[PDB]
C1' cells in the first nucleotide's frame, strides 16, 4: 500500500423545516462518541392526514488477524 477474514458503526434510525404527492410515500440541516467518504441495491411483512420493522448484501471508516 494491495488483497482476503473477522470485529465495532448505520437503520437515511431519532428530531426539525419544507414539500401534498400513489407512476407517491421526497428533500435539507442537525443529531447518529472519537470518525472521513456515505447512508446505497434489493427482499420481505405490516401501513400511509408524505413509513415502520425485519432479512441479505454493497460503500467508507476504524481495529484484529491472515496474505504479498
Ligand atoms: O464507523 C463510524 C463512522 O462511520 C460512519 N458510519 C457508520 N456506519 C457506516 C458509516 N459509514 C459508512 N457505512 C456505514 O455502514 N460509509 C459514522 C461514523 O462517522
Nucleotide at each position: 500500500g494491495g488483497c482476503c477474514u473477522u470485529a465495532u458503526a448505520c437503520a437515511g434510525g431519532g428530531u426539525a423545516g419544507c414539500a401534498u404527492a400513489a407512476u407517491g410515500g421526497g428533500c435539507u440541516a442537525c443529531u447518529g462518541a472519537c470518525c472521513c467518504c456515505g447512508c446505497c441495491u434489493u427482499c420481505a411483512a405490516a401501513c400511509c392526514u408524505a413509513u415502520u420493522u425485519g432479512g441479505a448484501g454493497a460503500c467508507u471508516a476504524u481495529a484484529a488477524g491472515g496474505u504479498c
Molecule: 2dG-I riboswitch aptamer (M. florum)